[PDB]
Context: one part of a larger RNA, bound to proteins that are not shown
Molecule: 28S rRNA, nucleotides 3889 to 5069
Organism: Homo sapiens
C1' cells in the first nucleotide's frame, strides 16, 4: 500500500450570478418638489382681417377765465364710452318649402267717417283640437290647337285627342333664424405653468451619513536649540476698527503701594514717596518698546502720484502682504530728520462683464464733421468650496462600472469595558485582620461580553434563533478521595487531585437572555468560522403587496409596531460509514496468536444498622450487608403488544360472470380475527478484573546535638491513568493438512551431477555468550553444605582492567632435495551409521563407532625450480551468492485443490458470507401426518323458521310452492414455508459441465 462498490453530507472559505448590502464614479434611470434653466396648454394687452351710423366724454388747437395761479366757448383734429346697423366673421335648422312689403278678401269687435255707404285708422291681413281614419300624381272655370264625320250660311251640329293660364294674389337683394365687428384667427408683449422637457444636488471624513471645518488666513506649542515637518493633534483669533487709533515735533510718565488732607466713607480729588515697566499701544497670542512704539497738545495728510528690484508661499508661478531704493509732490521740526497708512507677525481675491476716472490720445472700415462705440493706464462692482462651476430632493422600484483603497457576519491585533483571580490588611466576623469576607490601593489572567482598528473577503465565505449530533476546556453544580471552618449530629460553606459520568420535564416569548411550574444527585459555566440551511425550518431581522403613530410641502423614511411573502445542485476529490479486494508465505485449506487502534458503563431509593452514635432538647448519620430502581450499553422474540397483502380465513357494500355454487374488479373496495418474519423499556435476558500511583494522611530519619511525612529511603491511598474483560486484526508472524497421469505427464526430494544462459548486485578474515558493581571489582585456593560439581568462610593474588575487545585467534607464494626441534595417544574425509544439546525466532552446534588416506602440512635451516608476461588501473574474498527459464543425467516418492455454474438463506444493495451435491445412498417435487390461523364449508334433510300464496273425492287438520335465518351432517371447510416440524409413501433425477493453480 493497487482496484474499486453502495451511502454520506464535515471540508474543498464546493457550484450557481463581474454582490442585489455599503462606499466611490464629477455614470444612470424612475419619481417628488417655489432646486435651476426652460415649455405645451391657459389668462390678459397691443396691431391685422375689420366695416356703416348716431349720441356723449376727455387728451383734442385758436383759446379764455385769475409774472400775478384757473374757466365756458368757435371750427377741425385726437382717442375713449354707449347705443343702433350689416356686410365680412361664427352658431343652428331644413330634403334651404311659403321670407319681407303691399294688394285683396273677408267672417269678424265693427275700429272711425256714417249719408248707415265706407275709406285712413287696430288682432284677423288665419280655413285643421270630443274619436288610436282617410288625405299625392287637380276637380271646376277659361282660353285656345287638331283629326272625324258635317249644320254644308260660320262662332258654326256633335264626336276623339292636345297645349296654356286661374285655381295656388303682386313685388323684391341677401334659404330661414340667432349672433355680429364682438368672439375668432394670425403675430408679438407680459402672468401663469412638476402637465411636460433638460440638468445639478461640493469636498474633507478612523465606512458613509449626522455633527464639524481641520477648505483661505493668523499667534503659541507639537517640532526633536537653522529652516521645513503630519493627524476631525492642544490652547486660541480672523472676513473688523481707525481723520485719528495715520505722519511729524515737543512735553510728560505709566500699573500698584505707603503716607497725609473739610464733609470725604474701600472706592470722589489735593500732595510726598517708592515705582525695569509688574500699565498701556483697538482686537487672539507671542515678541517689541520708557525724556519709548505708551498719554497729553500743536500743525498737518507720505493713507498722495509714478517706474523698476527684492522678500514671505514657492513650482522659486500668481494674489495677498511687506522691505530696500529711486524720480516728483508734500507734512512736520530750529535742524539732523523722519513719514508713502497703523510697532511686528493676519485682516483677503483671476479671465470674461459692468462703472468710474486720465490723455486739447489711438480707431470707428472710400473721405470729412458731429453723437456713438472700442480700444489705452488705473481704481471699484466677487466668486468665503477664498488659484474663482450657475445649482433641491427622494428611491425598498431601482441600474451600471467599480471597490475588501471602504462599512454590516467570521477570523487576526488590544482588552478600555465584560468576566474570573492574586498581593497588602484598615476594617466585618458576640472578642478575634486572615474558618469565612476585604476598604483605601495594587498587579494579573481570559476572550463565552461590549468596543476600538480595518489586515484576508465586495467576477458573494448564505447573515438570528430553534432542533438534530459529535467532541473538546475547567474558572467542578453532583458524584470518587481528601484537606478546613465561626464541623456536635444533620445540612452548608471554603479548597485540592479530579472533566470518568451526568445536568431533566414544562407555561411565555422568533428570541441568545429572562421568568416561573415540577422533578432531581445537580438541574456548572463555556469553545468547535458568535459549531452545525447542498443537515433540517423560517419564527425573526433584511427586496417588492398592505395598514397605523411620529417625521416631511412632497416623493418618500423609520435598530416604532403589524400582516402576507419561492430556502436551489453531489453523480467528483477527500473524510467518515459498511463492502470486494490487494502486497508477501509455491498453491490452497482449517485452527490460530497478538503489533495496532477503540472501549463503559452510571448514578439514586427502600430496609438493616438506628430513634443508634452525636446532641440540653429539637433533631438525626455512617462503614459492611440486603432489596431493587435511573441513564447509558449490548442483545433478543419465550411471553404481553404493534405491524401484517402469507392478500391466510370469515363477514360485508356496489357492480359483473343467466341463477346456484365458485369467484373477480373498486390503483390494498371496506372491516373482524390471524401465522411466520420484524420490532417496543410498549415484554425479556445481560453489564467485570488488577496495576503504577494524584490529592490526602503517615513511617524512620537527617539537614538544624530538638524538631520534622523528604533530602536519601518507605507505607495507605482514588469516579482519575495505564491494562485486564469487550470490538477490530499489520505489506505481521504461527503450527498443521492435502498438494494435480492412467496416461507421456505434471510435481517434491536426493547429486553441487553436468553443460550451459538471463538476471541482481553487494563484499574483500573471525571472535562460539557470565552475572553485573561503579563510595568498587577480577582470579586462584583449602574447610561447611547439596549434587563428583556449585554456593559460602578463609587465604593468596591482580586491579590506571594484561585471564587486558587500547584485546584474543586465523594468517594464501607453491612446490623439490634436504636436516633438527613441536608432534607421532596426530589432521583431513561435501565418506558411511548412531547418540546428544539446543524452542525467546531452536534453521545450530557438539560427541561416538566403522572405513579410506597420508607421516605432508607447525617453527628454525638445505636445496633449487614455477611465465621473471619487461615501473602501472577494476588485482585478491564471502562464493560452488541471491533469482528465474530450460537442455541432459540417475535414483526415491505423490497423483489434489481452488474459483465459476449449481444448492441454501443462519446471509444479503452488488460483492461477500452460512450450507448442500450416488455411503450403510443423496438432496429435491409432490402426497401424508403434526403443528397452527380462521371459525362450521357445498349439497343434502328437518312437523325449525316472521309469515304469505295454492289445493281440497283428496285432507278432518292435511299437503305444494316462496322464504332471510337456524339446526345436524360439521371444532367442518379452507390455508399452513415459500425462511415451520416429522416422513421414508410415489415420481423422476443424481460421478455432471466450465475456469486456473507447482516448491
Nucleotide at each position: 500500500g493497487a482496484a474499486u462498490c453502495a451511502g454520506c453530507g464535515g471540508g474543498g472559505a464546493a457550484a450557481g450570478a463581474a454582490g442585489a448590502c455599503c462606499c466611490u464614479g464629477u455614470u444612470g434611470a424612475g419619481c417628488u418638489u417655489g432646486a435651476c434653466u426652460c415649455u405645451a396648454g391657459u389668462c390678459u394687452g397691443g396691431c391685422a382681417c375689420g366695416g356703416u351710423g348716431a349720441a356723449g366724454a376727455g387728451a383734442c388747437a385758436u383759446g379764455a377765465g385769475a409774472a400775478c395761479u384757473c374757466u365756458g366757448a368757435u371750427c377741425g383734429u385726437u382717442u375713449u364710452u354707449u347705443c343702433a346697423c350689416u356686410g365680412a366673421c361664427c352658431c343652428g335648422g331644413u330634403g334651404a318649402g311659403g321670407c319681407g312689403g303691399g294688394g285683396g278678401g273677408g267672417c269678424g269687435a265693427g275700429c272711425c267717417c256714417c249719408g248707415a255707404g265706407g275709406g285712413g285708422c287696430u288682432c284677423u291681413c288665419g280655413c285643421u283640437u270630443c274619436u288610436g281614419g282617410c288625405g299625392c300624381c287637380a276637380a271646376g272655370c277659361g282660353c285656345c290647337c287638331g283629326g272625324c264625320c258635317g249644320c254644308g250660311c260660320g262662332c258654326c251640329g256633335g264626336c276623339c285627342g292636345g297645349g296654356c293660364g286661374c285655381g295656388a294674389c303682386c313685388c323684391g337683394c341677401u334659404c330661414c333664424g340667432g349672433g355680429g365687428a364682438c368672439a375668432g384667427u394670425g403675430c408679438c408683449a407680459g402672468g401663469u405653468g412638476g402637465g411636460g422637457a433638460g440638468u445639478u444636488u461640493g469636498a474633507c471624513u478612523g465606512g458613509g451619513g449626522c455633527g464639524g471645518u481641520a477648505c483661505a488666513c493668523c499667534u503659541g506649542u507639537c517640532a526633536a536649540a537653522c529652516g521645513g515637518u503630519a493627524a476631525c493633534g492642544c490652547a486660541g483669533g480672523u472676513g473688523u476698527c481707525c481723520u485719528a487709533a495715520g505722519g511729524c515735533g515737543a512735553g510728560c510718565u505709566c500699573a500698584g503701594g505707603g503716607a497725609g488732607g473739610a464733609c470725604a466713607g474701600a472706592a470722589a480729588c489735593c500732595u510726598c514717596c517708592c515705582g525695569u515697566g509688574g500699565a498701556g499701544c483697538a482686537g487672539a497670542a507671542g515678541g517689541g518698546c520708557a525724556a519709548a512704539a505708551g498719554c497729553u497738545c500743536g500743525c498737518u495728510u507720505g493713507a498722495u502720484c509714478u517706474u523698476g528690484a527684492u522678500u514671505u508661499u514657492c513650482a522659486g508661478u500668481a494674489c495677498g502682504a511687506a522691505u530696500a531704493c529711486a524720480g516728483a509732490c508734500c507734512g512736520u521740526g530750529a535742524a539732523a530728520g523722519c513719514g508713502g497708512g497703523g510697532c511686528c507677525u493676519c485682516a483677503c481675491g483671476a479671465u470674461c462683464c459692468u462703472u468710474c476716472u486720465g490723455a486739447c490720445c489711438u480707431u470707428u472700415u472710400g473721405g470729412g464733421u458731429u453723437u456713438u462705440a472700442a480700444g489705452c493706464a488705473g481704481g471699484a462692482g466677487g466668486u468665503g468650496u477664498c488659484a474663482g462651476a450657475a445649482a433641491a430632493g427622494u428611491u425598498a422600484c431601482c441600474a451600471c462600472a467599480g471597490g475588501g483603497a471602504u462599512a454590516a457576519c467570521u477570523g487576526g491585533c488590544u482588552u478600555g469595558u465584560g468576566g474570573c483571580g492574586g498581593c497588602c490588611a484598615a476594617g466585618c466576623g458576640u472578642u478575634c485582620a486572615u474558618a469565612g469576607c476585604g476598604a483605601c490601593g495594587u498587579c494579573g489572567c481570559u476572550u463565552u461580553u461590549u468596543g476600538a482598528u480595518c489586515c484576508u473577503u465586495c467576477g458573494a465565505u448564505g447573515u438570528c434563533g430553534g432542533c438534530u449530533c459529535u467532541u473538546c476546556c475547567u474558572a467542578u453544580c453532583a458524584u470518587u478521595g481528601u484537606g478546613a471552618a465561626g464541623c456536635a449530629g444533620a445540612a452548608u460553606u471554603c479548597a485540592c487531585c479530579a472533566a470518568g459520568c451526568g445536568u431533566u420535564g414544562g407555561a411565555u416569548u422568533g428570541u441568545u437572555c429572562a421568568c416561573c411550574c415540577a422533578c432531581u444527585a445537580a438541574u456548572a459555566g463555556g469553545g468547535a468560522a458568535c459549531g452545525u440551511g447542498a443537515g433540517c425550518u423560517g419564527g425573526g431581522u433584511u427586496u417588492a403587496g398592505a395598514c397605523c403613530g411620529u417625521c416631511g410641502u412632497g416623493a418618500g423614511a423609520c435598530a416604532g409596531g403589524u400582516u402576507a411573502g419561492u430556502u436551489u445542485u453531489a453523480c467528483c476529490c477527500u473524510a467518515c460509514u459498511g463492502a470486494u479486494g490487494a502486497u508477501g508465505u509455491g498453491u490452497u485449506g482449517u485452527u490460530g496468536c497478538c503489533a495496532u487502534g477503540g472501549u463503559a458503563a452510571u448514578c439514586c431509593u427502600g430496609c438493616u444498622c438506628a430513634g443508634u452514635a452525636c446532641g440540653a432538647g429539637a433533631g438525626g448519620a455512617a462503614c459492611c450487608g440486603c432489596a431493587g430502581g435511573u441513564u447509558c450499553a449490548g442483545a433478543c422474540a419465550u411471553u404481553u403488544g404493534g405491524u401484517g397483502u402469507a392478500u391466510g380465513u370469515g363477514c360485508u357494500u356496489g357492480g359483473c360472470u343467466g341463477a346456484g355454487g365458485a369467484g373477480c374488479c373498486a390503483a390494498u373496495g371496506g372491516g373482524g380475527c390471524g401465522a411466520a418474519g420484524c420490532u417496543a423499556c410498549c415484554a425479556u435476558c445481560u453489564g467485570u478484573g488488577g496495576g503504577a500511583u494524584u490529592a490526602u494522611g503517615a513511617c524512620u530519619g537527617a539537614a538544624c546535638g530538638c524538631c520534622u511525612c523528604u533530602a536519601a529511603g518507605u507505607c495507605a491511598g482514588a469516579a482519575u491513568c495505564c491494562c485486564g474483560c469487550c470490538c477490530a486484526g499489520g505489506c505481521g508472524g504461527a503450527a498443521c493438512g492435502a498438494u494435480a497421469c492412467g496416461g507421456c505427464a505434471g510435481c517434491g526430494c536426493c547429486g553441487c551431477g553436468g553443460a550451459g544462459c538471463c538476471u541482481c548486485g553487494g563484499u574483500u578474515g573471525g571472535c562460539c555468550u557470565c552475572g553485573g558493581a561503579u563510595a568498587g571489582c577480577c582470579g586462584g585456593u583449602c574447610c561447611c553444605c547439596c549434587g563428583c560439581c556449585g554456593g559460602g568462610g578463609u587465604c593468596c593474588g591482580g586491579u590506571g582492567c594484561g585471564g587486558a575487545g587500547u584485546g584474543c585467534c586465523c594468517u594464501u607464494c607453491g612446490u623439490c632435495c634436504u636436516g633438527g626441534g613441536a608432534a607421532a595417544c596426530g589432521g583431513g574425509g561435501c565418506g558411511c551409521g548412531g547418540c546428544c544439546g539446543g524452542a525467546g525466532a531452536g534453521g545450530c552446534g557438539g560427541c561416538c563407532g566403522c572405513c579410506c588416506c597420508c607421516u605432508c602440512g607447525c617453527c628454525c635451516g638445505u636445496c633449487a625450480c614455477g611465465c621473471a608476461c619487461c615501473g602501472c588501473a577494476c588485482g585478491u574474498u564471502c562464493g560452488u551468492g541471491g533469482g528465474g527459464a530450460a537442455c541432459c543425467u540417475g535414483g526415491c516418492g505423490c497423483u489434489a485443490a481452488a474459483c465459476c455454474a449449481u444448492u441454501c438463506g443462519u446471509a444479503g444493495a452488488c460483492g461477500a458470507c452460512c450450507u448442500g451435491c450416488u455411503u450403510c445412498u443423496g438432496g429435491g417435487u409432490c402426497g401424508g401426518g403434526g403443528u397452527u390461523u380462521c371459525g362450521u364449508a357445498c349439497g343434502u334433510a328437518g312437523c325449525a323458521g316472521a309469515g304469505c300464496a295454492g289445493c281440497u273425492c283428496c285432507c278432518u287438520c292435511g299437503c305444494u310452492g316462496c322464504g332471510a335465518u337456524c339446526u345436524a351432517u360439521u371444532g367442518a371447510a379452507a390455508g399452513u414455508c415459500a425462511g415451520c416440524c416429522c416422513u421414508c409413501g410415489a415420481c423422476a433425477c443424481a460421478a455432471g459441465g466450465g475456469u486456473u493453480u507447482g516448491u